[PDB]
Context: one part of a larger RNA, bound to proteins that are not shown
RNA sequence: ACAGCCAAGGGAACGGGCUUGGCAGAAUCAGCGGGGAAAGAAGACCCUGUUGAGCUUGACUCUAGUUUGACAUUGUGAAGAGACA
RNA sequence: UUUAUAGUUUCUUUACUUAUUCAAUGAAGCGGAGCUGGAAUUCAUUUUCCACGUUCUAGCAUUCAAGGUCCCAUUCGGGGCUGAUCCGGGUUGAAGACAUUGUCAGGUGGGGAGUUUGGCUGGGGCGGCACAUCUGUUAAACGAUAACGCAGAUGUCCUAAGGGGGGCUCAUGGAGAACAGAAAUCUCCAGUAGAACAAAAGGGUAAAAGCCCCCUUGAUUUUGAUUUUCAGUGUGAAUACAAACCAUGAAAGUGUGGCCUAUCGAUCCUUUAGUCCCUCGGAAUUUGAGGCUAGAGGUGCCAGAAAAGUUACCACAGGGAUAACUGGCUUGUGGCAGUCAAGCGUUCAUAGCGACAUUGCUUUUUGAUUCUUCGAUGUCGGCUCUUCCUAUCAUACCGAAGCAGAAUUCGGUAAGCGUUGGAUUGUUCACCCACUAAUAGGGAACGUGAGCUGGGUUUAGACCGUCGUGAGACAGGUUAGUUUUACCCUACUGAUGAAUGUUACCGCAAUAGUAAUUGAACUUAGUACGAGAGGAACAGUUCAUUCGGAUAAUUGGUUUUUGCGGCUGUCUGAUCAGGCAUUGCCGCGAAGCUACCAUCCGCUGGAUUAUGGCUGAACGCCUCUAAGUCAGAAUCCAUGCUAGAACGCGGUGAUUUCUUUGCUCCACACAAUAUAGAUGGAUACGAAUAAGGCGUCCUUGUGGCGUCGCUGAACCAUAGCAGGCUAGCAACGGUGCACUUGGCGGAAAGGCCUUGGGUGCUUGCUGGCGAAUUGCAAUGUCAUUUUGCGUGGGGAUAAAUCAUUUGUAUACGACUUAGAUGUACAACGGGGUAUUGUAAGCAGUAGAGUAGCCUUGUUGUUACGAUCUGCUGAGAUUAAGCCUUUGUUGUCUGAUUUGU
Ligand code: 3HE
Numbered sequence: 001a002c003a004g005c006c007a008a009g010g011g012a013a014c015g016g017g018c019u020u021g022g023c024a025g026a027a028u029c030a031g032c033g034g035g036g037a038a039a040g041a042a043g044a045c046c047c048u049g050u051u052g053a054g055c056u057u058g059a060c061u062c063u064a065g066u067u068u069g070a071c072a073u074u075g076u077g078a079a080g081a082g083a084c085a
Numbered sequence: 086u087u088u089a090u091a092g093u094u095u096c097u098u099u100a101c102u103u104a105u106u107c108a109a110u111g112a113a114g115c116g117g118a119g120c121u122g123g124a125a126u127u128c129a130u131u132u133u134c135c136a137c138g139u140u141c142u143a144g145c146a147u148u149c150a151a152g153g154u155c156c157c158a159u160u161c162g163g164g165g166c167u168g169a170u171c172c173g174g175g176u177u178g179a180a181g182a183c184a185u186u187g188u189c190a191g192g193u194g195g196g197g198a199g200u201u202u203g204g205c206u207g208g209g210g211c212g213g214c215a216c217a218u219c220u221g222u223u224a225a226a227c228g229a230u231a232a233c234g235c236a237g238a239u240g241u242c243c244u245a246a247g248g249g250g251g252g253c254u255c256a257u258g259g260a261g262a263a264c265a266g267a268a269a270u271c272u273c274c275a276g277u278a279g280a281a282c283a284a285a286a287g288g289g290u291a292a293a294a295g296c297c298c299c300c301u302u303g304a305u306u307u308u309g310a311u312u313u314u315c316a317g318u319g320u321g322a323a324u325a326c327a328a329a330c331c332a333u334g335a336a337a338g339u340g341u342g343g344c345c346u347a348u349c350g351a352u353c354c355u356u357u358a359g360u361c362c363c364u365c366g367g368a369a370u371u372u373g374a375g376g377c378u379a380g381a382g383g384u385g386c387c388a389g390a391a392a393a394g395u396u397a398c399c400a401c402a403g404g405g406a407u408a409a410c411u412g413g414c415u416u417g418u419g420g421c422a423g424u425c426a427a428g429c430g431u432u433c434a435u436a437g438c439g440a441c442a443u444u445g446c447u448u449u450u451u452g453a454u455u456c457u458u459c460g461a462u463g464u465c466g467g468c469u470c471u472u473c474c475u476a477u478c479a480u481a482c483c484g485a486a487g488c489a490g491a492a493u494u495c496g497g498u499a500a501g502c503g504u505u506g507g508a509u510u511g512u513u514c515a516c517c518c519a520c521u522a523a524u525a526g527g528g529a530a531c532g533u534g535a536g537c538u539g540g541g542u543u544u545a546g547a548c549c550g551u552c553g554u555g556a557g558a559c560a561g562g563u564u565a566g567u568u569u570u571a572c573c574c575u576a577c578u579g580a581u582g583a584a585u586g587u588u589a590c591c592g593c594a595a596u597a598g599u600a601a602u603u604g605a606a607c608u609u610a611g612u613a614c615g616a617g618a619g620g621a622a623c624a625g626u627u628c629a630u631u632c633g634g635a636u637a638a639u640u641g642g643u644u645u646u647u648g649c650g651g652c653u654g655u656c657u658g659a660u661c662a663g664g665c666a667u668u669g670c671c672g673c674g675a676a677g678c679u680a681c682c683a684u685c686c687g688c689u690g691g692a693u694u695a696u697g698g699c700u701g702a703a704c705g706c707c708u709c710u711a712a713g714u715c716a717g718a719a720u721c722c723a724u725g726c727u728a729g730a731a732c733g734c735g736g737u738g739a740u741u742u743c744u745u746u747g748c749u750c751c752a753c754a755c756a757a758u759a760u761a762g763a764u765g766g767a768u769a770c771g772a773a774u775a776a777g778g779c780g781u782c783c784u785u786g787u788g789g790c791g792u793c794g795c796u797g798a799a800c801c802a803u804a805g806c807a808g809g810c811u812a813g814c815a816a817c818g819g820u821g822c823a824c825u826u827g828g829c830g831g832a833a834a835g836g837c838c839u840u841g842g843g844u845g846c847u848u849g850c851u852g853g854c855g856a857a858u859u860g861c862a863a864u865g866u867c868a869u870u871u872u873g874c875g876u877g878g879g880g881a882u883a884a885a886u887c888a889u890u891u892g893u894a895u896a897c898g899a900c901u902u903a904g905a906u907g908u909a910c911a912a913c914g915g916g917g918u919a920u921u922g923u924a925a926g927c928a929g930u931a932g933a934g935u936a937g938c939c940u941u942g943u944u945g946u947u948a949c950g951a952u953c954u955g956c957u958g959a960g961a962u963u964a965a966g967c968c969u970u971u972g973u974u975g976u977c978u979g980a981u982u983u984g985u
Base pairs, nucleotide, nucleotide: 002016005022006021007020008019009018027581028580029579030578031577034575035574036573038570039569046404047403048402049401051400052399053396054395055394056393059200060199061198062197063196065193066192067191068190069189070188071187072186075101076100077099078098079097080096081095082094083093084092106179107178108177109176115173116172117171118170121136122135123134124133152167153166154165155164156163157162203216204214205213212233217239218238219237220236221235222234240387241283242343243342247301248300249299250298251297252296253295255279257275258274259273260272261271262270281290282289284348286346287345288344303330305329306328307327310324311323312322313321318388331340332339333338354382355381356380357379358378359377362376363375364374365373412456413454415452417451419447420446421445422444423443424442428438429437465540466538467537468536470532471529472528473527474526475525478503480501481498482497483496484495485494486493505519506518507517509515546564547563548562549561550559551558552557586740587739588738589737590736591735592734593733596728597727598726599725601631603629604628605627606626607625614619632687633686634685635684636683640680641679642678643677648673649672650671651670652669653666654665655664656663657662689723690722691721692720696716697715698714699713748880749879750878751877752876753875755873756872757871759869760868765801766800768799777793778792779791780790781789782788783786809854810853811852812851813850814849818847819846820845821844822843824841827838828837829836883983884982885981886980887979889903892900907977909976910975911974912973913972914970915969916968917967919962920961921960926956927955928954929953931952934949935948936947937946938945939942
Other pairs, nucleotide, nucleotide, family: 001017cWW004036cWS010015tWH013412cSS013413cSS014411tHS025732tHS026582tHS029896tWS032576cWW033034cHS033571tWS033575cWS036535cWH043045tHS044461tHH046208tSS047407cWS050390tWW056555cSS057059cWH060195tHH064194tHS073185cWW074184tWH075182tWH102181tWS102182tWH104181tHS104183tWH105184tWS110112cWS120137cWW127130tSS127131tHS150169tHH151168tHS194196cHS200392tWS201393cWH202394cWH213215tHS219285tWS220286tSS223232tHS224231tHH225230tWW237285cSS238347tWS240385tWS242246tWS245247cHS245302tWW245304tHH249333tSS249338tWS254293tWH255280cSS256276tHS266268tWS266269cWH278280cHS278291tHS280293tWW289294tWS290293cSS293295tHS303340cSS306341cWH309325cWW314320cWW328341tWH334336tHS334337tHS350384tHS350389tSS351384tWH352383tWH364366tWS384389cWS394556tSS396398cHS405409cWH407459tHS408459tWH411457cWW414453cWW416418tWS416451cWW418450cWW426439tWS426440tHS427439tHS429434tHS430436tHS433487tWW434439cWS447476tWS455456cHS463534tWH463568tWS464543tWS465511tSS469533cWW475500tHS477479cHS478500tWH479502cWW479522cSS481718cSS489614cSS489618tWW490613cWS490619tSS497695cSS499719tWS500502cHS503523tSS504525cWH508516cWW510514tHS520524tWW521523tHS533536cHS539568tWS545566tHS553555tHS553556tHS571573cHS580897tWS580898tHS583731tHH594729tSS594730tHS595729tHS600632tWS602630cWW608624tWS609623tHS610622tHH611612cHS611620tWS612621tWH613620tHS615617tHS615618tHS637679tWH637680tHH644674tWS644675tHS646674tWS648920tSS649960tWS676964tWS680682cSS688724cWW693718tWH695717tHS699709tHS700710tWH700712tWS701711tHS702708tWH703707tWH704706tHS710712cWH747881cWW748984cSS754874cWW758870cWW772777cWS773776cSS776794cWW804848tWS805848tWS806809tWS823842cWW825840cWW826839cWW834835cWH857858cSS888904cWW890902cWW891901cWW892894tHS894899cWS895898tWS918963cWW922958cSS922959tHS923957tSS924959tHS925957tHH932951tHS933950tHS963964tHS984985cHS
C1' cells in the first nucleotide's frame, strides 16, 4: 500500500496475508480502549560526517585599540654633565 | 686605574615666538610710559617702592553725561574738545618647537576575527597500538593467510663489534698444587658445543663464524641488473656481476660494513660535495643569482596536513553499517534439581542431612552478542484489572519419620481455591509492626501511560560539593519543571435484524460458560496418648471469614416531590399571595434508587489421581499388577445453574376471497428450470471371534448328531419395436397397476406386512407377422428436481406491522401492556394511604409596654405592639412508576404489508 477472526510454525529471531490447523452466514446500533509493534515529527539520546554553530582557553593564525622608538610636521638660542682610535 | 689628545655623537637643565596645541569672551580696558598721591630717602638727586574713586543695610545706578570750555550764527539749536592721560591697533590667558598629526618599526592585545582540535576500536570514551617494522607460534609439512590471538623485540650499538691472515678452543665436570676456603691463580684428564657470536627470537658456526694476536679502511669510486614487500610502483633491506682503485695473505682467495633474518624517510625549500661545466636572452668583465650530478637537514599518523577545548542552549546530513528497552541465540553468573556416598546423625551412610567429585534443567538475575527497530514500537515504579505456569505458602486426600500425644519435619496426587492491613523509601528490592488458614514464587513487549499518575529518571531555571585556568563535567546530592488524538477496522461488552409460505404460542438442547470458600466455638474430652508435663481426632451443633446471585419489609444514605414548614436580602403601596438570589439557605421529607451501612439464598450424583487393598501368576514360595478387581482427593464429568445455534430441531393455533376472483389441494396438460452426477436390485437377526451359522433329534441344555465357511467370483433379476401386433398348449403359478381388508411401526415412525376381488402382462412350452435408409460409430435423448402458466374437480374465509397507548422495559431499535360500545379506556372529581406540623380569616378581660384623650377612671378609653390562645392534628401536597372508585365529561374502523 491493499486490507481487517485466531493458534502454532518458520520467517529480518513478536504475521491481517505465507504453511498446517481452528473455523467461517447478509446488513448493523451504543459503548470500549486489548491489538492495528494505531496517529502526531526525515530520533532531541548515541555514533558517523575530513557538516556546522553558540561559548572558552596558557590551541594555530591574525586584528581594532593602546604603548614604545624613528623620521616628517620643525623654526630660533644657551649652559653644563657624560661616551668614543 | 688615573690623567692628558682632536674630531663626532649622547644626556640633563634652560631661553625665544611666529608654526602647532589648549582655554575664554557680546574678542572691554593688555603692554609700555606718564599724571596723581602715599610711604621711603631728595643722602642733592632723585634713584626707587606701594596704591592710583566702590564693604554696617535684600534701595537706586540706562537716554553720545552733567559740568567745564571752544566754535557755530542763536534758536527751537548744532558741533568739537575735556570730563574719562599718552603711546603700540598683539582680543586675553596658557603652551611651545615639546606636544599634536602623518608614515614605518618593536611590544601588548580571546575585546574581536578566521580556523583546527588523526585513525583503528566487539558502540563511543579511557587504556592500548594490533598505525612503519622484526623473531617464534597460531598457520591446516609449497607459497599466501585474520582477530585489541599467544611469547617477545625495533627508533639503537660498533675504527672494531668492519675487512684480511695467523695461532688456538669453548660451557661444564673430575683429579691435583703455600696462605686459599663453595668461589682467586697454576696443572693434567674428560668434554659434539651442554659456550660464545652487541641487542629479541629463530637459524648458522669447532684447525670456526667462538677466543687471542698481526696488518688495515671493501664502512671506497662509477653507474646498471636482480630478490623480498609488490601495483610486479616507491622506500628500506639484501643478492650476483662489470669497470676502477685498494686491504690482507706465501698463496688459492676473501672483502662494496656488522654470520643471516629488524634497526627507518618523497615533492618544495635550505645546505654541502662534484663538474669548475651551462644560463642571466642588446654586448662584455667581475660579484651575485639560477641550473645539471651526488649527499645531508624530516615528516614515528613512518607513501610524508601546519592545529586546543566545551555544549544539558545546541544545529544539519545520515546511520539500525553502532550504544541506551523488549524480543531472539547463549547460560558463564544467578536460580532450581539429580547421581555417588567419605562423614554427621547416642548406635546407624541415605529419618533428616551430606564433603570430595560429577550430570543436568530454567530464563523471574546479570553478563556475552548486536540479528530487528534511529522518515521514533512512549522510557522506572505504583494504582487498576484479567488470565496463565508450578518449582505448593495455605486448604483436600495421602505416604515417611530420630511420628507416644501435641507440635513439627521429608515426600506424593494436586494450581480447584485463597494468599492481606500498615510505618519508612519514587522505589523495584528491603525492613519492621500486625492480623491470618496462609501472608508461596513467577509469566503475559521486564502485561498494563490514546487506562491513570508523574514521586524517580531523563531537556531548558537554580544551589552545593569534588573536578576543571575556563567554557563546563559528575551512572554525586538538592529544588522547580505542558503527559496530546479514536468518530475508523478488529477484539470485547451489551443491542437490533433480511431471508428461509405467512403469523402466533408452547417447547427441545447441540455448543459454550459455570462457584463457592475458609475459620472458630461448643460438644466429643481434660478423653485417647503420656511417668508427668502436657494433650488430639471423626460424627453432632451453633456461628463466622472471603466470594457470588438477588432483593428493598425494616434501618441507614440520597432529595427538583422544589411536598410541607422555617429564615435572610430585595422587589410587587400594605395585607394576602408571590418573583429574584444560576436548586438562595435550614429542618423534616414520601416515592425511587441504594449499603456486609440493610435482608435473603448459594445443589448431589458418578468416574478417577496419589495412596491403601483383594484375588493372583510370572518366579512350585512371595508379590496391590501382569490378566482381573475394591476403596479413594479441594480433581474430572454429569446433576443443577446462565445463554440458546441469529444457516440446529419439535409440537400446536389461525391462515385474508367476498371485486382485478385472490389462497390452497388434487388430476391433467404446456412451458421453463438445472442437476456434486439413475442407467437391472441399498438384497434388514443378534452375538461371538481361543469361536460361530444352518439343519436335525431329544432328557430343552453352556445338550447330542450332521453340515457350511477357506469372501458378494454370491443371491435375486435377466430373452420380446427402450421391447411391437397376433394364434395356440400347459399350469392356476409368477408379476405390474389401481382399488379394497385387517394389522404393526414415533429414534428421524411416513414405512413394513396382510385380506379380497378386479384388470393387464407372462420367456413355463409351441407358432405366425413386423423391424431395413440412424446409410460403417457419434449420450444419440427413455432420469430426477424446482417453479410458472392454462384447464377441470375439491377446500378454506386471517393476521402482523406503522401510528396511538402502557412502564414490570428502554440510549435508539427492542421489550411488556391497552384500544372497534366493555367486569372497556381516559380526563377530572370523591375516598383511602402518606408527608409536613396547626392555614387564611375572625375573635380574645392574652401580651413587655409606650403615647394620646377626656366623661381622671374601683378593666376609663383610643392608637401602636413581636408574639400568645381559640376555632385547628388544622391547612397544603399526595402518582408524576401509591391503592381504590355505583360520580362527571368524553373516546373507540387512520396508514402499511404479508400466501404453502
Ligand atoms: C624542514 C627540513 C626538512 C624538510 C622540510 C622543512 O610547503 C612545504 N612544502 C613541501 O613540499 C615540504 C613545506 C616543506 C617542508 C620541508 O621543506 O624537508 C628536511 C623541517
Molecule: 25S ribosomal RNA, nucleotides 2361 to 3396
Organism: Saccharomyces cerevisiae